An RNA: 338 nucleotides with solved positions.
The 2020 paper behind the entry is "Accelerated cryo-EM-guided determination of three-dimensional RNA-only structures".
It was solved by electron microscopy to 11 angstroms.
């Protein structure tokens, strides 16, 4: 640095502070640690080659902007063009056995990243105007076919069906009770019941489990910084290879204390080591997507068991399925295109 998770100050997005994990061989991939086994091995001259400088590609980055939205979207500036209504408050009438309802009238329904409270005001709101999306007539920018981009639909996001759900009612329809002189019939409660009624649509799983991607850090995108490759200008700062001598070492002779005077190596050393530091490199983690199978679910059948007239429970086999369709671009990115 980034991701998760807990607690704090209002937040259930997200934001500020703290604190455990994780990406982190605690920053990989290079680095740190690791670096087994040394302390230096000399003077001149000459070559060669890199550092030292600058040019250009990869990669990263303290920082700026964006970006984290799916509403609405370049700006500044004035004008034409554009209609409907049920954000939101209130009322009412149209009807029903009941729940319950169309509808329709009138007024209108905010702001500061978001949340009528986290704070403040009371400045009309939606499809598609008054609240404004687009489009022309002015500028400036900027825009990717162009004097300036695009989405039918997929994904987010809305409506409606429908698979089927939920809860409300319970006329009718069954059952149980009371009432009536009575049989009978008729009227009242209760209980079950949608063919009624809201709720858009009630939703749209669940385990193993392998296989891609991406991430060692916010996506992009600009300076200047670090770090690698190349190539160019350029060479006692460093490295490596010849030569020449005793400046040191060692060896031989003379002398034989000491000195002198030829000869060899340039000076201990395998490699480390100081130069450096790897014998070689990294999971273990997180996120999205997608494959097969399976508890279960539904249907159907019964070789069975019990009921067994019959309906039925339970088991046991077999096929399916692990969960929708139309529609509206409002918005990224996709066919295609202008």
């Nucleotide at each position: 640095g980034g991701u998760a998770g807990a607690c704090u100050c209002g937040c259930a997005g997200g934001a500020a502070g703290u604190c455990u994990a994780c990406c982190g061989a605690g920053u990989a991939a290079g680095a740190g640690a690791a670096a087994g086994a040394g302390g230096a091995a000399a003077g001149a001259c000459g070559g060669c080659c890199a550092a030292a400088u600058u040019g250009c590609g990869g990669g990263a980055a303290a920082g700026g902007g964006g970006a984290c939205a799916a509403c609405a979207g370049c700006c500044g500036u004035u004008c034409a063009g554009u209609a409907c209504c049920a954000a939101g408050u209130c009322u009412c009438a149209g009807g029903g056995a009941a729940a319950c309802u169309u509808c329709a009238g009138a007024u209108g329904g905010c702001c500061u990243c978001g949340c009528a409270a986290a704070g403040g005001g009371u400045a009309u709101g939606g499809u598609a105007a008054u609240a404004a999306g687009c489009u022309g007539a002015c500028g400036g920018a900027c825009a990717u076919g162009g004097u300036c981009c695009u989405a039918a639909c997929c994904a987010c996001g809305c409506a409606g069906u429908c698979a089927a759900g939920u809860c409300c009612u319970a006329a009718g329809u069954c059952a149980a009770c009371a009432g009536c002189c009575u049989u009978g019939g008729c009227u009242g409660u209760u209980g079950a019941u949608a063919u009624g009624g809201a709720u858009g649509c009630a939703u749209u799983u669940c385990g193993a489990u392998c296989c891609a991607a991406c991430c060692g850090a916010g996506g992009c995108u600009c300076a200047u910084u670090c770090u690698u490759g190349u190539a160019a200008u350029u060479c006692a700062u460093g490295g490596c290879c010849g030569u020449c001598g005793g400046g040191g070492a060692g060896g031989c002779a003379c002398u034989u204390c000491g000195g002198u005077g030829c000869c060899u190596c340039u000076g201990a050393u395998a490699a480390c080591a100081a130069c450096u530091u790897g014998a070689a490199a990294u999971a273990a983690g997180g996120u999205u997507g997608g494959c097969u199978c399976a508890a279960c679910g539904g249907c159907g059948c019964g070789u069975g068991a019990c009921a067994g007239a019959c309906a039925a429970u339970u088991c046991g086999c077999g096929c399916u399925g692990g969960a929708a369709c139309u529609g509206c671009a409002g918005u990224c990115g996709g066919a295609c295109c202008u």